[PDB]
Released in 2015, the model rests on X-ray crystallography data to a resolution of 3.07 angstrom. Shown are 372 nucleotides from a PDB entry: RNA (VS ribozyme RNA) with a sequence from Neurospora. The PDB entry is titled "Crystal Structure of the VS ribozyme-A756G mutant". The work is reported in "Crystal structure of the Varkud satellite ribozyme" (Suslov et al., Nat.Chem.Biol., 2015).
RNA sequence: GGCGCUGUGUCGCAAUCUGCGAAGGGCGUCGUCGGCCCGAGCGGUAGUAAGCAGGGAACUCACCUCCAAUGAAACACAUUGUCGUAGCAGUUGACUACUGUUAUGUGAUUGGUAGAGGCUAAGUGACGGUAUUGGCGUAAGCCAAUACCGCGGCACAGCACAAGCCCGCUUGCGAGAUUACAGCGC
RNA sequence: GGCGCUGUGUCGCAAUCUGCGAAGGGCGUCGUCGGCCCGAGCGGUAGUAAGCAGGGAACUCACCUCCAAUGAAACACAUUGUCGUAGCAGUUGACUACUGUUAUGUGAUUGGUAGAGGCUAAGUGACGGUAUUGGCGUAAGCCAAUACCGCGGCACAGCACAAGCCCGCUUGCGAGAUUACAGCGC
Numbered sequence: 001g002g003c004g005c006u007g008u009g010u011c012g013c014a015a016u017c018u019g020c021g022a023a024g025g026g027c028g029u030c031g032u033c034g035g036c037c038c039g040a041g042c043g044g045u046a047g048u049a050a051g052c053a054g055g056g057a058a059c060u061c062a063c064c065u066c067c068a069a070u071g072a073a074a075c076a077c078a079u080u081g082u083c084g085u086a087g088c089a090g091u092u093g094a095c096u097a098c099u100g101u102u103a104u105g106u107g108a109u110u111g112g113u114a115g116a117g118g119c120u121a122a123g124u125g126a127c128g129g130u131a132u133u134g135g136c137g138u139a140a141g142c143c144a145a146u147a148c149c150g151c152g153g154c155a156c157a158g159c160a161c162a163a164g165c166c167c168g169c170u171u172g173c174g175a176g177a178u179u180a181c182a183g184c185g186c
Numbered sequence: 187g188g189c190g191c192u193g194u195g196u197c198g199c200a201a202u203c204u205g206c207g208a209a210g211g212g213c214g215u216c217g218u219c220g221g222c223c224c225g226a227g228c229g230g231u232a233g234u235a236a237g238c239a240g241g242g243a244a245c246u247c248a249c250c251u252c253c254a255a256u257g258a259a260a261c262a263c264a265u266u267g268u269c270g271u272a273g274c275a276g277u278u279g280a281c282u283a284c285u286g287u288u289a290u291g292u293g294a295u296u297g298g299u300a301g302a303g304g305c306u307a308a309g310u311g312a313c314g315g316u317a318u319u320g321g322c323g324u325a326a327g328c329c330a331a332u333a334c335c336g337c338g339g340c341a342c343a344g345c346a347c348a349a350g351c352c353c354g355c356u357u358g359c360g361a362g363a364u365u366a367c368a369g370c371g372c
Base pairs, nucleotide, nucleotide: 002186004184005183006182007181009178010177011176017044018043019042020041024038025037026036031281032280033279047173048172049171050170051169052168054167055166056165059117060116061115062113063112064111067081068080069079070078071077084104085103086102087101088100089099090098093219094218095217118159119158120157123156124155125154127150128149129148130147131146132145133144134143135142188372190370191369192368193367195364196363197362203230204229205228206227210224211223212222233359234358235357236356237355238354240353241352242351245303246302247301248299249298250297253267254266255265256264257263270290271289272288273287274286275285276284304345305344306343309342310341311340313336314335315334316333317332318331319330320329321328
Other pairs, nucleotide, nucleotide, family: 003185cWW008180cWS014046cWS015045cWH015174cWW021040tHS022240tSS023242cSS027035cWW029031tHS030283cWS053121tWS054208tSS056209cSS057059tWS057164cWW060162tWS065110cWW066109cWS068107cSS072074cHS081108tWS082108tSS082109cWH092094tHS097216cWS106108tHS117163cWS126153cWW136141cWW137139tHS152168tSS189371cWW194366cWS200232cWS201231cWH201360cWW207226tHS213221cWW215217tHS239307tWS243245tWS243350cWW246348tWS251296cWW252295cWS254293cSS258260cHS267294tWS268294tSS268295cWH278280tHS292294tHS303349cWS312339cWW322327cWW323325tHS338354tSS
C1' cells in the first nucleotide's frame, strides 16, 4: 500500500422522536445513589407503504323553484342549457362559509330540499378477550358449548355506481454510504 | 310529606391523573373547523392488594488480623467476648459513605477478604410471539413438528437457611355517601 471486521466523523434515514426495561454492562466514585452513553423482549407518536363489505356532507352532483333559447300562439306543458370570474374591506379564535363593496363575463336570473356519493345489513365464518356451565389433566393449562364484549376490530363478493375529497381504522416496514480518522484480524 | 330513578353540590376515592377512540352524541355556529363536557373497546403512570424456583450488596452477618478476659507459664494454641454513642463543621449535585474536630461509653483496640444472605440451574411442563417445513380448509384461519425469541415473562418443590432491607417484575382491583338543590317516575 491492498481486501475485510469493530468503532469514529460526516452525508443519509421512516421522527433512529419517545415510555418500560433490577442493586443490568461502559465512564464516573474511596464507595453508593442521582445523572450521561449503550441493552434481550415489549409498547406509543410521527413517516412511508399495502388494504377496511369503516364513516361523512363543509365538497360535488342532482332535483323543485326561477332565468335564457326553443317548439305553442306560454308563468304554469315539455326539452336542451345558463346561474360565472377576479378584487377590496368589515366580522371571527379562524375559514373556501356570514355583512359590505367594486371590477367584470353570458343568450341566461333568484330562492329552497329529512335527496344522492352506496345496498343487501341488525350480513356471514373465523379470530381475540370476558363470565357461567360441561368433559381431560396432578397442576399449570387444554377441548367444547351457551350469553355478552370487540360501539366503528380482521376477513369473505354479487349487484349498484358521475368523479372524488376529507376523517377514523387494520396490518406491515429498523437499511445504508465512504478521496475521510483511529484501532484490530487476513 | 314518604320511597325509588336521573342529574346537581358537596364529603369521599386507587391519581376517577393521562394517550387513542371518524366528518361519533350534547353546548356553541347561518354553517364548518379549532376548542369545552360526555362515549363501546383498548392501552400508559401513580395508588392498593395478592404473588416471581427475579436480582442485589450500599445493609447485615460472618471470617483472617488485631484488642480484652481466660486456661499455659503466651503474639503466635485455643475458647468466650469487645470494637460503642451523641455532636459540629469542611467536602459533594447529594449521602447513613470521604477530610477535620469535639463530647463520651467498655474489661476490650487497629487493619483487610474474588466470603455469605440461597442451591439444584444453562431446571422442568405449559403459554404467548417470530420464521421454515408438513397435513385439513374455498378462503379466512385451524392442527402438528423442528430452530429461535420472551436477556431477568407465568407456573411446578425438595433441600438449605441468622434476621432482613432495597430494586426489577407478573396478575388483579373502576365502588360510594347524603339534615342539601332541581327535574322525573311510583